Released in 2025, the model rests on cryo-EM data to a resolution of 3.97 angstroms. An RNA with a sequence from Mus musculus: 30 nucleotides with solved positions. The work is reported in "Molecular basis of autoimmune disease protection by MDA5 variants" (Singh et al., Cell Rep, 2025). It was solved together with Interferon-induced helicase C domain-containing protein 1. The reconstruction used 234,719 particles.
[PDB]
Context: bound to proteins that are not shown
RNA sequence: GUCAAGCCGAGGAGA
RNA sequence: UCUCCUCGGCUUGAC
Numbered sequence: 001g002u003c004a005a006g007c008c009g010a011g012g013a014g015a
Numbered sequence: 016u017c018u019c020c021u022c023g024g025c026u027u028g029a030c
C1' cells in the first nucleotide's frame, strides 16, 4: 500500500 | 416493528 471476513453502535428516508 | 440507504468504531485474517 491492498484485500477479505466478522462484530458493535449511530443517523436519514419510507412504510 | 419491518424494508432501503448512509456513516463511524473494534477485532481477526490474508496479500
Base pairs, nucleotide, nucleotide: 001030002029003028004027005026006025007024008023009022010021011020012019013018014017015016
Other pairs, nucleotide, nucleotide, family: none